[PDB]
Context: one part of a larger RNA, bound to proteins that are not shown
């Protein structure tokens, strides 16, 4: 290495909230 | 000291479950066998002996 | 080759040890382990076992 | 009476408070996935229509009727044909 | 002030059917019995 | 728990009433009284969409439904009024146009044979819906060339006609169930087995294609009957919606008990009947 | 040509007989026993019939089992069907027409059968563990290259229902085994 | 020894693109009969959560 | 105890044609919210976040430059992937 697109999972990479920090 | 993020170990339960092993009772020809041991019997795919 | 336990043994009955054991086959509100998942509910009450 | 494996986990720790857990996009791997939409006993169909996108685009209105259901009112009912009145 | 709000008579439809018509026109009874039923009383 | 009243609502049921519909003909009413005309009671087990202390009416929303364009889009066609003869048809007017050969017709002319007529032979003449072939008009073949062409019909080579039924401009008529046709249903403005324009028309549709947001809940049928009906309805059944009743009932795609029915499988052919092997024994 | 006692053999419209499976119908309270009324039916006749009053039996109340069940009102879709079991017609036969029972597809995904609308388990809300059906466990592919005992050797073997096809008859091919 | 009789094997057995126990392969099989274990796995069976119908039971505090 | 609530149990959960019932979005109308807005309304981009089984809703950034939304009702010329769909574009 003679299609692509999906759809389950779970890795790389990038990205990115929540939690926290406190209250008693 | 009280409660509190996130993720993990354990331990004591509880609910499903799965997988190993121990001990007992009972049933059957109160298993069949058999092993020890007495009687008879019959033989071999006949031993030792001939 | 033929016989009938002797210098191997072995088959059938029946006695014993015997309420023998042992497999199977059944139950135990008898018991010991090792692994998995799941923690729903959210003061008390319920039904039990201890004491 | 206290207790208990009895009407559904709690106890004792540690790490780390991180992008750690979690999400999301993208890609791989593994596994499964025919083209939708249509008549049709059957559609992946070598049946039909679909090159793309974007906007428009097909059970509405009215006269009746029918069951159902809500209101009013009830042996009655229904003002709006008109007339009042109301800038 | 194309609303809203009032109003005489009319009139639709309903109060009574049947029949081509002509016509005629719905209580024997507590507007009967029976059968089974919602709801109530009463007993146990 | 029942039992005992009690019975609203419905439903099974027997009447009773009203009208029709068969009967019956008391009154009463005058007009025909003897009559005409009225209809009482009574009886039919016949009906009706009927009464039995009435339920309606008005509004409004839902579904489904009939007529309207009628979910949306689509015919072939009719019709009713109009534009067209600049294309092409055919007539008419009025103009125009068409190399060069080739055969050599009637009639004229000289000669010759003359036995009258008339034969021969030579030229002359310049006839033809004659002929080769140009312009022109055509369009026969390669079934060639293009065939998203130069072209919605051309080119190119062949090829047919080329002095008349010939070609041709202008002018004028002749229009659609009409013209016009040396007649191909040909042509009538790239439209013709009925032109084109508009409207009636959003014609019609048992036909074919399409009919737009989620989720919960329930879920069919291609069977019956009857249709000028077989691609369609209409009706019964299957389906959802919304009530209502009834209750330990009131029943099962069940089994048990009890107790019917059937003529299929099997059997049977020496029970009848249909077919069909064989020998025995009285004939 | 008979008759008579016998023989072999058939039938879809031939039958004496006769299943299985399908099919009615009962299995009580609207029941029974018992008194005892109304009629214009009926009967010789309160004599029946039919409907009843008053009582008295009264949930084992009269087989299992299992269920609450039962009526009405509009209305939509639908009136082109297939397959398969299994029985049955026309057919040379047909992946042909045609019908009966039942199931199924259509309308339905899933596991299998390599794939396939009815085959074969199983019918489906999102998911976690456990377990199985029908199928299978060299490898592709989860899962004994697992156990017991035999067949086979094939010069184009077999290898899992539906199924995707092959028959008389043989073969010094071989295993076993039946009678002389 | 003769015949039979059976399983399994060959033979009858024969096409047309290269190709199909699904393929690979397989012979004391991983092929066919038969037995008996283990062992995989479906949306079907159990248990559990959680969704939503539907059914039933409480609720004037 | 928005009794239109709040609670407990159980059983169940395929679907085309079709029928119902709750929900999403759209235009405009009445009501109502001391509603939002030039200190940026609609509306349009988004490898950013977050809510619903779902239709969809909600926010960060970006562009942008006048008018918009929430709840109760009213009403409609309300929701597209198909029709050799239409117009435009490509």
């Nucleotide at each position: 290495g003679g299609a692509a697109g999906c759809a389950u999972u779970g890795g790389a990479a990038a990205u990115c909230a929540g939690u926290c920090u406190u209250a008693c | 000291g009280u409660a509190g993020g996130u993720c993990a170990g354990c331990a004591u339960c509880a609910g499903u479950u799965u997988u190993c092993g121990g001990g007992g009772g009972c049933g059957g020809a109160a298993a069949a066998a058999g092993a020890a041991u007495a009687a008879g019997g019959g033989a071999a795919g006949g031993u030792g002996g001939c | 080759u033929g016989u009938u336990u002797a210098u191997a043994g072995c088959c059938c009955u029946u006695g014993u040890u015997g309420u023998a054991a042992u497999a199977c086959g059944u139950c135990c509100a008898c018991u010991g382990g090792g692994g998995a998942c799941u923690g729903a509910g959210g003061a008390c009450u319920g039904c039990g076992g201890c004491u | 009476u206290g207790c208990c494996a009895a009407g559904g986990a709690u106890g004792c720790u540690g790490a780390c408070a991180u992008a750690a857990u979690g999400g999301u996009u993208u890609u791989c791997a593994a596994u499964g996935g025919c083209c939708c939409g249509u008549c049709u006993u059957g559609a992946a169909a070598c049946a039909c229509g679909g090159a793309c996108c974007a906007a428009g685009g097909a059970g509405u209105c009215u006269a009746g009727c029918a069951u159902c259901u809500a209101u009013g009112c009830g042996a009655g009912u229904g003002u709006u044909u008109g007339g009042g009145u109301g800038a | 002030a194309a609303a809203a709000c009032c109003c005489a008579u009319c009139c639709g439809c309903g109060a009574a059917a049947u029949g081509a018509a002509a016509g005629u026109g719905a209580a024997u009874g507590c507007a009967g019995g029976u059968g089974g039923g919602a709801a109530c009383g009463c007993c146990c | 728990u029942g039992g005992c009243g009690u019975g609203c609502a419905c439903c099974a049921u027997c009447g009773a009433c009203c009208g029709a519909c068969c009967c019956g003909g008391a009154a009463g009413u005058u007009u025909g009284u003897c009559a005409a005309u009225g209809g009482a009671a009574g009886g039919g087990u016949u009906u009706g969409a009927g009464u039995a202390a009435g339920a309606g009416c008005a509004u409004a929303g839902c579904u489904g439904u009939u007529g309207g364009g009628a979910c949306c889009c689509g015919a072939a066609a009719g019709a009713u009024g109009g534009u067209g003869a600049a294309c092409u048809a055919u007539g008419c007017c009025u103009g125009a146009a068409u190399a060069g050969g080739g055969u050599g017709a009637a009639g004229c002319c000289a000669g010759a044979g003359g036995a009258a007529a008339c034969u021969c032979u030579g030229g002359u003449g310049g006839a033809g819906g004659c002929u080769c072939g140009u312009a022109g008009a055509g369009a026969u073949u390669c079934u060639g060339a293009c065939g998203u062409g130069c072209a919605a019909a051309u080119c190119g080579a062949u090829c047919u006609u080329c002095a008349a039924a010939u070609u041709u401009g202008g002018g004028u008529a002749u229009a659609g169930g009409g013209g016009c046709g040396a007649a191909a249903g040909a042509c009538u403005a790239a439209u013709c087995g009925a032109a084109c324009c508009a409207u009636c028309u959003a014609g019609u549709a048992g036909c074919u294609g399409g009919u737009u947001c989620c989720u919960g809940c329930c879920g069919a049928a291609g069977u019956u009957u009857c249709c000028c009906u077989c691609a369609g309805g209409a009706u019964a059944g299957c389906a959802g919606a919304a009530a209502c009743u009834c209750a330990g009932a009131u029943c099962a795609g069940u089994u048990u008990u009890a107790u019917g029915a059937g003529g299929u499988a099997a059997a049977g052919c020496g029970a009848a009947u249909g077919a069909u092997u064989a020998g025995a024994g009285g004939u | 040509a008979c008759c008579u006692a016998u023989u072999c053999u058939c039938a879809a419209a031939c039958u004496u007989u006769a299943a299985a499976u399908a099919u009615g119908u009962a299995a009580g309270a609207c029941g029974c026993c018992c008194u005892u009324g109304u009629c214009g039916c009926u009967u010789a006749a309160u004599u029946g019939g039919a409907c009843g009053u008053g009582g008295g039996c009264c949930a084992u109340c009269g087989a299992a089992u299992g269920a609450g069940a039962g009526u009405u009102u509009c209305u939509a879709g639908u009136g082109g069907g297939c397959c398969a079991u299994u029985u049955u017609u026309g057919g040379u036969a047909a992946g042909c027409a045609g019908a009966a029972c039942u199931g199924g597809c259509g309308a339905u995904g899933c596991g299998g059968g390599a794939u396939g609308a009815a085959c074969c388990g199983a019918a489906c809300g999102u998911g976690a563990g456990g377990u199985u059906a029908a199928g299978g466990u060299g490898c592709c592919g989860g899962a004994a290259u697992g156990u017991a005992c035999g067949c086979u050797c094939a010069u184009c073997a077999g290898a899992c229902a539906c199924c995707a096809g092959a028959a008389a008859a043989g073969g010094u091919g071989u295993u076993a085994g039946u009678u002389c | 020894g003769a015949a039979c009789u059976a399983g399994c094997c060959c033979u009858g057995a024969a096409a047309a693109u290269g190709g199909a126990u699904g393929g690979c392969g397989c012979u004391u099989a991983a092929g066919c009969g038969u037995a008996c274990u283990a062992c995989c796995c479906a949306u079907a069976c159990c248990u559990c959560a959680c969704c939503g119908u539907c059914u039933g039971g409480g609720u004037u505090a | 105890a928005g009794a239109a609530g709040c609670u407990c149990a159980g059983a169940c959960g395929a679907g085309u044609a079709g029928g119902c019932a709750g929900g999403c979005g759209u235009g405009g109308a009445g009501g109502u919210u001391u509603g939002u807005g030039a200190c940026g309304a609609a509306g349009c981009c988004u490898u950013g976040g977050g809510c619903g089984u779902g239709a969809g809703c909600c926010u960060g950034g970006g562009u942008c430059g006048a008018a918009c939304a929430g709840c109760c009702u009213c009403u409609a010329g309300u929701g597209c992937a198909g029709a050799u769909c239409u117009u435009g574009g490509u």
Molecule: Eukaryotic large subunit ribosomal RNA, nucleotides 428 to 1476
Organism: Schizosaccharomyces pombe